About this RNA: The RNA has 43 modelled nucleotides. The 2005 paper behind the entry is "RNA helical packing in solution: NMR structure of a 30 kDa GAAA tetraloop-receptor complex".
[PDB]
């Protein structure tokens, strides 16, 4: 000197938490579908 690399949001299908006097309304995970490189180690 060099190099590979998710599980990180969101949403597609279904269920349901929860704030507020009420009215009203936002989303959590899975699977799959698209953007994305903090960290790990090898020579």
């Nucleotide at each position: 000197g060099g190099g590979a690399u998710a599980u990180g949001g969101a949403a597609g299908a279904a269920c349901c938490g929860g704030g507020g006097a009420a009215a009203c309304u936002u989303g959590g995970u899975u699977c799959u579908u698209c953007c994305u490189a903090a960290g790990u180690c090898c020579u």
The depositors describe the entry as "Re-refining the tetraloop-receptor RNA-RNA complex using NMR-derived restraints and Xplor-nih (2.18)".